[PDB]
Description:
Solved structure of RNA (16S rRNA) from Porphyromonas gingivalis, 1356 nucleotides shown. The entry has 51 different proteins, among them Large ribosomal subunit protein bL35, Small ribosomal subunit protein bS18 and Large ribosomal subunit protein bL9. The 2025 paper behind the entry is "Structural studies of ribosome from an anaerobic Bacteroidetes human pathogen Porphyromonas gingivalis". The PDB entry is titled "70S P. gingivalis ribosome erm-delta-porN strain". Keywords: Ribosome, macrolide-resistant. The reconstruction used 155,090 particles. The entry also models magnesium, potassium and sodium ions. The structure was determined by electron microscopy at 2.7 angstrom resolution and released in 2025. Rfam match: Bacterial small subunit ribosomal RNA. Gene Ontology terms of the family: structural constituent of ribosome and ribosome. For this family Rfam cites "Crystal structure of the ribosome at 5.5 A resolution" (Yusupov et al., Science, 2001). The family has 99 seed sequences and 42,628 matches in Rfam 15.1.
Context: bound to proteins that are not shown
RNA sequence: GAGAGUUUGAUCCUGGCUCAGGAUGAACGCUAGCGAUAGGCUUAACACAUGCAAGUCGAGGGGCAGCAU
RNA sequence: AUGGCGACCGGCGCACGGGUGCGUAACGCGUAUGCAACUUGCCUUACAGAGGGGGAUAACCCG
RNA sequence: CGGACUAAAACCGCAUACACUUGUAUUAUUGCAUGAUAUUACAAGGAAAUAU
RNA sequence: AGCUGUAAGAUAGGCAUGCGUCCCAUUAGCUUGUUGGUGAGGUAACGGCUCA
RNA sequence: CAAGGCGACGAUGGGUAGGGGAACUGAGAGGUUUAUCCCCCACACUGGUACUGAGACACGGACCAGACUCCU
RNA sequence: CGGGAGGCAGCAGUGAGGAAUAUUGGUCAAUGGGCGAGAGCCUGAACCAGCCAAGUCGCGUGAAGGAAGACAGUC
RNA sequence: AAGGAUUGUAAACUUCUUUUAUACGGGAAUAACGGGCGA
RNA sequence: ACGAGUAUUGCAUUGAAUGUACCGUAAGAAACAGCAUCGGCUAACUC
RNA sequence: UGCCAGCAGCC
RNA sequence: AUACGGAGGAUGCGAGCGUUAUCCGGAUUUAUUGGGUUUAAAGGGUGCGUAGGUUGUUCGGUAAGUCAGCGGUG
RNA sequence: AACCUGAGCGCUCAACGUUCAGCCUGCCGUUGAAACUGCCGGGCUUGAGUUCAGUGGCGGCAGGCGGAAUUCGUGGUGUAGCGGUGAAAUGCAUAGAUAUCACGAGGAACUCCGA
RNA sequence: UGCGAAGGCAGCUUGCCAUACUGCGACUGACACUGAAGCACGAAGGCGUGGGUAUCAAACAGGAUUAGAUACCCUGGUAGUCCACGCAGUAAACGAUGAUUACUAGGAGUUUGC
RNA sequence: CAAGCUUCCACAGCGAAAGCGUUAAGUAAUCCACCUGGGGAGUACGCCGGCAACGGUGAAACUCAAAGGAAUUGACGGGGGCCCGCACAAGCGGAGGAACAUGUGGUUUAAUUCGAUGAUACGCGAGGAACCUUACCCGGGAUUG
RNA sequence: AUGGUGAAAACCGU
RNA sequence: AGGUGCUGCAUGGUUGUCG
RNA sequence: CAGCUCGUGCCGUGAGGU
RNA sequence: ACGAGCG
RNA sequence: CCCACAUCGGUAGUUACU
RNA sequence: CGCUGAGGACUCUACCGAG
RNA sequence: CGUGAGGAA
RNA sequence: GUGGAUGACGUCAAAUCAGCACGGCCCUUACAUCCGGGGCGACACACGUGUUACAAUGGGAGGGACAAAGGGCAGCUACCGGGCGACCGGAUGCGAAUCUCUAAACCCUUCCCCAGUUCGGAUCGGAGUCUGCAACUCGACUCCGUGAAGCUGGAUUCGCUAGUAAUCGCGCAUCAGCCAUGGCGCGGUGAAUACGU
RNA sequence: GGGCCUUGUACACACCGCCCGUCAAGCCAUGGGAGUCGGGGGUACCUGAAGGGCG
RNA sequence: CGCACUAGGGUAAACCCGGUGACUGGGGCUAAGUCGUAACAAGGUAGCCGUACCGGAAGGUGCGGCUGGAAA
Repeated sequence: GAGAGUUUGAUCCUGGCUCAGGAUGAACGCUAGCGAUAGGCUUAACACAUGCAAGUCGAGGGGCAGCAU
Repeated sequence: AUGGCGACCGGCGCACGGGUGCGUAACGCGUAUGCAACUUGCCUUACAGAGGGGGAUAACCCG
Repeated sequence: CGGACUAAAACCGCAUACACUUGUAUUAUUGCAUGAUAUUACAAGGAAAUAU
Repeated sequence: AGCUGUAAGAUAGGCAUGCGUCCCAUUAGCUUGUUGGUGAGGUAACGGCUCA
Repeated sequence: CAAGGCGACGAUGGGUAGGGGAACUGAGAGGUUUAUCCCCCACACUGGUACUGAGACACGGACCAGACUCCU
Repeated sequence: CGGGAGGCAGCAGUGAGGAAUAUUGGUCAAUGGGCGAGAGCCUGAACCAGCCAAGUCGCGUGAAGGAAGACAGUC
Repeated sequence: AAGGAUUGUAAACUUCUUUUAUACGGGAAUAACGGGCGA
Repeated sequence: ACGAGUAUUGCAUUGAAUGUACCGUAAGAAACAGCAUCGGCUAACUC
Repeated sequence: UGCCAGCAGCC
Repeated sequence: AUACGGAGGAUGCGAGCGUUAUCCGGAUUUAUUGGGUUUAAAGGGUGCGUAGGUUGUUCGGUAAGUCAGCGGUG
Repeated sequence: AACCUGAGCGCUCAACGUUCAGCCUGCCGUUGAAACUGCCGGGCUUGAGUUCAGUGGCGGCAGGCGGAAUUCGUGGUGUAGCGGUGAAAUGCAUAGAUAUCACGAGGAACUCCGA
Repeated sequence: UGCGAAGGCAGCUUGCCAUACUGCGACUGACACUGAAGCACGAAGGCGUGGGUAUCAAACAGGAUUAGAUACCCUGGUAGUCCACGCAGUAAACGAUGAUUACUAGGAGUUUGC
Repeated sequence: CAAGCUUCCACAGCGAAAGCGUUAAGUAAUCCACCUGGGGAGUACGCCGGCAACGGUGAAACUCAAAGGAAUUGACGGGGGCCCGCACAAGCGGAGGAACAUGUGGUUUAAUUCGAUGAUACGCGAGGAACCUUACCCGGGAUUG
Repeated sequence: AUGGUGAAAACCGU
Repeated sequence: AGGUGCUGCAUGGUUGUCG
Repeated sequence: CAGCUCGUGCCGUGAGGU
Repeated sequence: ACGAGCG
Repeated sequence: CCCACAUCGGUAGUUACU
Repeated sequence: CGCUGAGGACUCUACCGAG
Repeated sequence: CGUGAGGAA
Repeated sequence: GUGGAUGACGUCAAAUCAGCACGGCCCUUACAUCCGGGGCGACACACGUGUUACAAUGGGAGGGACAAAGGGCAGCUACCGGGCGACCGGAUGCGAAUCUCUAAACCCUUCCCCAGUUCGGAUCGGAGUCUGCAACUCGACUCCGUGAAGCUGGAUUCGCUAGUAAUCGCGCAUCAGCCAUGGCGCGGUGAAUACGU
Repeated sequence: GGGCCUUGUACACACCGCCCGUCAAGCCAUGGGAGUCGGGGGUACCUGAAGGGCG
Repeated sequence: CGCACUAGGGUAAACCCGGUGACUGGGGCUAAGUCGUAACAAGGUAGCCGUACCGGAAGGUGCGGCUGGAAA
C1' cells in the first nucleotide's frame, strides 16, 4: 500500500472505456500587490547586421611612432 | 630610449573555459580490472651540468 | 611587388653527460609465457640562457 | 627570476579485457586481410595496423 | 603459407537512439525522461587531407573540393 | 569586374517557424582560467542587474467596537 | 410582513507589516603592493 | 639565507540592496471555478 | 430552440 | 429545468483560479513477485521426434550454482 | 560529486543552503562449508524397456467367396392405367405400360446379430 | 459393446502385419517425461490420368405453390458418389477440456482374464 | 474378490453460475500450445506451398462504448399437455339493394357552437334547437364591476 | 307616471 | 367579479373497458 | 375476468423461489 | 413450509 | 350474499271484488 | 240494493325441494 | 351415486 | 330455477375542465354583458343506426271479443250541441283502488285473383285545426288531389336459445307545441333447433 | 377465443417485438492500375583536387 | 620534372524509399429512400461447421460432421 461510474427490466461475472490523485522548462482564458529563491527557443546541430567573446610577456631581441631630459 | 609603448622576431596560451546531440547499437557508455605492449607540457623533489662557435632573416632602408 | 643590412632565451654545429638510448658480455635474484629487476662494465650516440 | 639531462612523484591521456547495454526472423546464413601462422615494415605502444 | 572464423546462447542486414548519476513516480518490484546540475562520448556549413604542437573532431588555424550567401 | 570574402551548435539584436521562452545590460568587486618576477593585463566563464503568472516558499490587502440604515434578493 | 446579504455599510478609536518621502547605513574583502624579523 | 611568520595603505558591479530610524497615513492592494447525483454547496426570473 | 456536458444524461 | 442564460445567495481555493497537452498510480489492463484458456478471448486435428527444459533411490569425490567470513570499490 | 533519510547549524520563519551521523542493499578479489542442484565414479530395483505365458478385438494392408434388394435387355401371360401430391400437373403407356414368370447382364451396399 | 494416436473401423473367409491388457519368481539397470523446428498420418467436398458408371444426386430442364419462388413439394437429369495411382491439408477434425506423474469419498450399471 | 476398461447420480474441494467430481473442471510437480475490448480482419502488402481450387504466416489507417458468459422475473410461440367457452357446427330472424327518419365524416357557409372516434364513438352528452335553450354569426346598446 | 325614438335592448323629456 | 376560454399529458368525484 | 395480499421460516452469492 | 385473511 | 316471480297458512276489509 | 266477507284482488306476516 | 314415485315445482 | 342487483386485485396517460368542483396559464375598451334577426335544420356525396315496404300466411269494407302497467289541476274529462276530420262550445266528476285517459294482432261475412295491382305511400299542389308574441328558413295533426323508387336484395355481416326470437298494440320521462320511426316500460299471440367441435 | 403446468427465446416500448443483406443517397479512411515524377544509398566502369607516399 | 591512394565528378544498371495517375474495387460511419424476410419460438424447410455449384440480395441445394435442437 484504500478510490468512483458505466453493458441489464433486475442479478452475479468477464471485459474494455471514462472520469478522481500527483507532476511539468508547459501553453491558453479571466484576473493580478510584494519579497525570497529556482527556471526561461522543448519547434531547425534555420537565416541575417553590428559589437564583443583569448590574450599576455620591454626581467627574451632588434628597436621607438605616441614622452622626460 | 627614460616613463613606457603601435608594429616586427621570439616564449607560453588559445586542444581549457563555453556551445550543440548531427552521427553512433559500438569496449561508445556503466561497473571491475590489466599494460612484463604505453605516452604525459606546465607543477614538486633528488642527483649532475650550464664550455666554445656559426649562418640566416623579419622589422629598419632602397623599390 | 623585388633588392640590401642586422639581433636574440629564433635556428644549427663542435665539446662534455656513461644518471639516458642502442649493442655485447658477466653475475645474482625472480615472475605470469613472451620475460622482469639489480650490481659490473667496456663501445658508440644524445643537451643548456641569460636577465634583474 | 631562471635554463639542460636523468629519476621519482603528481596530473592527464591511450590501448586491451569480464559482465550489462532497444525493436524487426514479413531479416538465416555472413566472411577473403576474412581466421591463424612465419617474416618484415610501421607506431608512444601490442596487434592483419600494413605488406609478402 | 594453411583454410579457418562467426552463426537460433540470434551472426548478417534494416529501423531507432548519444550513454550514465540525477529527477519524477510507485508500498515494493518496476516504469518515464536524461530541461536545469555533474561524469563520459561525438561535433563545429558538408566531405577529404594533413601541418603545428606535450596534447588536435584543431570552437574564434591552414589547404583542396562542393553547395549556399555577400561585396565587386 | 581583375576578383575578394562569410559560416550565428560562444554572448547579446532581429527575422522566420511555432501554442511558446528574455537585454544588441553592468563589472572583473568575488571564485576560476591564461600570461607575467611581481605589481598587473585580459576574461559574454563567472558574479550581478533587466524582462517573463511564476515553479516553490513566505507576507499583505487592516485590528478591536458598532443595529438590525439605503439598495438588491426571497417572501 | 418578516427571513438573507448583515456588524456587512456608514460612524468613533488604535497600528503602519507593506507602498510613499527623508536620513544612517553594513556584510559579501582577503590577501595585495610597499615596511619588519629568525635566519 | 630561502621559505615562511607578523604589522599597514588602497580595493564593491550589485548599491540608497539588507538592516536601522523619523514624518502622516486605512490610507495605495481580490479574483477565479463550482452549486441536480457521484461532490462541498439554493431559490427566483428566461428559454 | 438556444444550449450544456466526466458519467448518469438535461432542453 | 434543484443541469441552458441572467439575478440573489452559498461552496472550493486564493495572487491565483480554470481549460488543453504529456507522464505516472490505482490498472493484477502482460500478472517472477502477481492473471488466465468446458461455455466469457484463449488447447495445436493427431502423433513421432531434433535442439532445449525437467530428472527414482543410495554411497564416495569435486566445488560450477548455493551459503558464510575478510578486504577493496561504489 | 550532487540529490535523497534521522540529528543539528544558518537563512527574522519557510522554501533553501550547509555540516554530521545513518544507506550503501551492486561489482571485484581472497579465504572457508558441503545440506540441496550441477559434474565425475560406483551400487539398487520400485520407474522404463526386453523375454515368456494367458487372453482379446468393426486395429491395418492384400487376395478370394456369398445372398437379399435395385437397374437394364430378351421372351411368355394380360389390358386401362401406372406414378405422384395437401390437391394436381409434368412424366411413362394400345407402335402394348404398371403387374407377373423365366433367361441374361452389370454396378453398389452389407438386414437380423447390434449397444 | 469393442478397437485404433487421431481421422476412423461392421457380410464371410484366408494370408501378412501391428498392438493393448494381465501375470513372470527371467533379463538390463534410470536407459525417463515433454518437446519450438521438422516429418508422417489426416472425414466430407474438390483437382489430374486411366478404368467403371446401378442407386442417389450439386448444376441444369420441366410441373406446381405463391403478390413473385432463382426455394421448400413432384418428374427428369450431368459432374460427383465406386476403383487404382497422384495432389490438396481443411471441419462444431468436439469431451468446444494438451501430454505425463502421484494422491483424495460413496452409490447404480457394464465388457474382459482371475 | 480383484484389476484393466467403458457409462450415469454424487462427499470434500473447485467454479461467476450452469456444473466437474478417482475417466476432475479437486490436491500438487514437469514441459509444450494459446489469450489480452469489439469492428476493420483472418482483410491488405510481401513471402512460402499448390495444376487449380485454395492453404500457411499476418498489419495499419479508421471507428464504437461496448461486445460477451451463466442464471432470474415477465411477455410471446404458426412448442407440448390439462381444461373452459354457442366462438363454430344445429336453428330462427335481420343488415348489405329501395324510399324516408336520425347521427357522423367531408365539402359549403357570416355561422353551420362544443365534445364523443376500433372493439370500449356515430337515435352518443341531447330523456324535447321556431324565439328561449345557445355556447356560434351579423348588427344595435351598456359598463370596464 | 305619461309621451318621443327604437326590431328589441336601450336612450331622451314629464 | 365574470369566462361553456386552454390544459382529462396536473387533478377530485363519477363511467366504460381487460371483463 | 379468479387469484390477491401479509407474518415468520427455509433454499439461493444475487436477481429471486417456496 | 407453517400460519392469517379478501374475493 | 340481496330483490322479484311459483304453491300454501295467519290475520284486516274501503274507494277494489259476487 | 241492503249486504258481500274472504272465492279472487289489495298489504304484511309466517312458510315451503329433501337428492 | 343417480333414478324414482308422490308433489304447484 | 330464472332474470336482475352486487364486481377482490390488474389494464387502457381510456372518457368527462361543456353536469359539478379544482392547480396552473390566458382574457378587462372585452375571451365579460343585454337585445333583435340568422345558424345549430345548407348538400357533390361516404359511413353507422333505424322505420316502412316490395304483398294472398295479404290489402280494403261491415260486425264481434279479450290486457297489464302507467298518467291526470289547467290536467283527464262523463253527458250534450257544431264540424267529414284534426278540433270547438256548454256542462259533470275527479288531486283520484272512488272520476277519467287503454287496445291491436284475433274471430265471422264479403270484394280484390297475381298485376307495379284495391300492393307501396315518397314527393308535390290546395284547404284547414291547434300551441305559441310569432310555424318563411324550421312544428304537429286533419281533409281533398297527385300518386314515385320498390318484384325479397352479391361479396359480406349482426342478434338470439322459451313465454325467448318473431309479430301486435298500450303507456311514461323531458314537454306551450313537437320533428317520439329515438329512449324507458307493459301486456296479447307465440315458434325452430345441436350440444360435439 | 380465455386459464393452469411444462418448455424455447438474440423480445423487456415486451411479436403491432427484434432483426440481416443488396440497390439508391451523404461524409471518412484505404486497396489495384497503362504510365509518370522524385529522394537518397549500392555495384561496376571512365575521369579526378589537395596532401602525403612511391619511382 | 611521373605512378599509385582518394574526396568529388560523370555514366549506366539493378535495389530500396516516397509521390502522382485515366480508370477500377472493398471498408467504416449517418440517416433513412427501395426490394424482400435470412436468423431469434420446431422463427413457420431445426440451427451451425467444412467444401462445391448456383442465384437481384439476404441466401438455396448436394455430401460429410456437430448439438451450441425441439418434439419424441